Overview
An RNA structure, in which 25 nucleotides are resolved. Method: X-ray crystallography, resolution 2.85 angstrom. The entry became public in 2009. The 2009 paper behind the entry is "Identification of an imino group indispensable for cleavage by a small ribozyme". Ions in the entry include sulfate.
């Protein structure tokens, strides 16, 4: 750098 | 509630 992504955040409908 | 982005902590 990367790969997952139960809060949180921006943006759509 | 859904559709994308981003990504705390934590794994790998």
């Nucleotide at each position: 750098u990367c790969c997952c992504a139960g809060u949180c955040c921006a943006c759509c409908g | 509630c859904g559709g994308u982005g981003a990504g705390a902590a934590g794994g790998g």
The PDB entry is titled "An all-RNA hairpin ribozyme A38N1dA38 variant with a transition-state mimic substrate strand".